[PDB]
RNA sequence: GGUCAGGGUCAGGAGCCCCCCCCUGAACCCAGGAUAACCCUCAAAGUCGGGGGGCA
Numbered sequence: 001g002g003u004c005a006g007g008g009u010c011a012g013g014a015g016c017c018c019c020c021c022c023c024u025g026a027a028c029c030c031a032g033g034a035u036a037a038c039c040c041u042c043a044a045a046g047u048c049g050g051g052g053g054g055c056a
Stems, first nucleotide, its partner, number of pairs: 002035003006030004010025004015055007
Other pairs, nucleotide, nucleotide, family: 005031cWW
C1' cells in the first nucleotide's frame, strides 16, 4: 500500500428546482487511534428520507 471511525465534498433516497439536517457510494481528501515500506488522474441518471418557499 491497506481495513474500521470522525469532519468536508458531489450524487442517489423526497411531483420541478433550491437550502438545511439524516443514511449510503473498494467514491476521494485530511490528521490521529490499532500497525510493517511509496503519489494523482478514471468518481454523476429512474418511481412516497423529512421541513420550508413559488404552481395544487